[PDB]
Context: bound to proteins that are not shown
RNA sequence: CAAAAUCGAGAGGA
DNA sequence: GTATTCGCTCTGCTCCTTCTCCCATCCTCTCGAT
DNA sequence: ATGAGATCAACTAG
DNA sequence: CTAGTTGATCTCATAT
DNA sequence: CAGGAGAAGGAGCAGAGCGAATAC
Repeated sequence: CAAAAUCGAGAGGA
């Protein structure tokens, strides 16, 4: 004494 | 003076067009752009 | 980005 | 009372 | 292109009925 973002796409699991 | 219309109004019926909302749950990962 | 410049407020002393 | 200094803040201005 | 369904708003037509209004 808490360190480590968000948004889109895709593939999966039950 | 009352038929008779008649035009104007007043609903009000359909009928179409416009617009607006909704689409199972939970979970794991990777990858690209900002 | 970078800084010149002006205001204003608190000093920072006299 | 009263002149001089220090910081904070804010505005404008630079090219292509 | 292989949304859809339901509500809302306006559109255009249709006739009923009543004011005056011609007219017998």

This is an experimental structure of RNA with a sequence from Homo sapiens, together with DNA, with 102 nucleotides shown. The reconstruction used 113,958 particles. Primary citation: van den Heuvel et al., Cell (2024), "STK19 facilitates the clearance of lesion-stalled RNAPII during transcription-coupled DNA repair". The source organism's lineage runs through Eukaryota, Eumetazoa, Vertebrata, Tetrapoda and Homo. It was solved by electron microscopy to 3.3 angstroms. The depositors describe the entry as "PolII-TCR-STK19 structure".